[PDB]
Context: bound to proteins that are not shown
RNA sequence: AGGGUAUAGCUCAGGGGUAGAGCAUUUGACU
RNA sequence: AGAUCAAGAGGUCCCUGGUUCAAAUCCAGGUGCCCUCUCCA
Numbered sequence: 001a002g003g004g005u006a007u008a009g010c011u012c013a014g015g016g017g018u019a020g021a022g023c024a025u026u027u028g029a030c031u
Numbered sequence: 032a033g034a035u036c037a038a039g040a041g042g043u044c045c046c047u048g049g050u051u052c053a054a055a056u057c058c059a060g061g062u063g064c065c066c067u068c069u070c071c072a
Base pairs, nucleotide, nucleotide: 002066003065004064005063006062009023010022011021012020017052026038027037028036029035030033031032045061046060047059048058049057
């Protein structure tokens, strides 16, 4: 003298100034 | 239909207040969920 967490549909990074990934979903092509 | 390729569609970043030129980011309060004591995670 309790703590962690809140971010995209799902799972999660990131980070004082213009929003990011994987999956899902949507579209197009190829078999 | 897919052990293939390409393309874009997506979010008041929980609510409120504080610091700040500026807060989704730092701080405080509020609220929801969680902190296995064997097995639908």
Molecule: tRNA
Organism: Homo sapiens